[PDB]
Context: bound to proteins that are not shown
RNA sequence: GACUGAACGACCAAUGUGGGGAA
RNA sequence: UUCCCCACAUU
RNA sequence: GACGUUCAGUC
Numbered sequence: 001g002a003c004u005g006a007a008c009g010a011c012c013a014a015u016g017u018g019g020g021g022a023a
Numbered sequence: 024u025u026c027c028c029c030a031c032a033u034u
Numbered sequence: 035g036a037c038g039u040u041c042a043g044u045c
Base pairs, nucleotide, nucleotide: 001045002044003043004042005041006040007039008038009037011035013034014033015032016031017030018029019028020027021026022025023024
C1' cells in the first nucleotide's frame, strides 16, 4: 500500500409495526 | 381497507 | 449499501 476479518460510531430513504387520528 | 401524525424497529 | 474509528491478520 492493496486486500481481509472482528468490535465500535455515525449516515443513507425506503419499508414494517404500534398508539393516536381521518376518508 | 386506505391515508395522516407520532414513536419504535428493520434493510 | 456506503462512511469513519479502533484492533488483528494476508500478500

Notes: Shown are 45 nucleotides from a PDB entry: RNA with a sequence from Saccharomyces cerevisiae. Keywords: deaminase, human, HYDROLASE-RNA complex. Entry title: Human Adenosine Deaminase Acting on dsRNA (ADAR2) mutant E488Q bound to dsRNA sequence derived from S. cerevisiae BDF2 gene. The 2016 paper behind the entry is "Structures of human ADAR2 bound to dsRNA reveal base-flipping mechanism and basis for site selectivity". The organism belongs to Saccharomyces, within Eukaryota. Protein in the same entry: Double-stranded RNA-specific editase 1. Released in 2016, the model rests on X-ray crystallography data to a resolution of 2.77 angstrom. Crystals were grown from: 0.1 M MES/NaOH, pH 6.5, 9% w/v PEG3350, 13% glycerol, 0.015 M NAD.